[PDB]
Context: bound to proteins that are not shown
RNA sequence: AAACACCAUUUCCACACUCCAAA
RNA sequence: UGGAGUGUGACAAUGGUGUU
Numbered sequence: 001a002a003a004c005a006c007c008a009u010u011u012c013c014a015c016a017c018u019c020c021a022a023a
Numbered sequence: 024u025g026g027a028g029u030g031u032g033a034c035a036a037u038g039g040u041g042u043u
Base pairs, nucleotide, nucleotide: 003042004041005040006039007038008037009036013032014031015030016029017028018027019026020025
């Protein structure tokens, strides 16, 4: 260096839905 | 990129230790 384990961190961001347009 | 609300991610990303 390739995966695979574990310890401390990271609620960032992404996606989705609902309603404002009916009566 | 009209706006607000609330669902999902956790075998996630990194630095660490370690393995045939």
Background
Method: X-ray crystallography, resolution 3.4 A. The entry became public in 2019. The RNA has 43 modelled nucleotides. The entry is indexed under RNA-binding protein, microRNA, target directed microRNA decay, HYDROLASE, hydrolase-rna complex. Crystallisation conditions: 10% PEG3350, 50mM Tris pH8, 20mM MgCl2, 75mM Phenol. Entry title: Human Argonaute2-miR-122 bound to a target RNA with two central mismatches (bu2).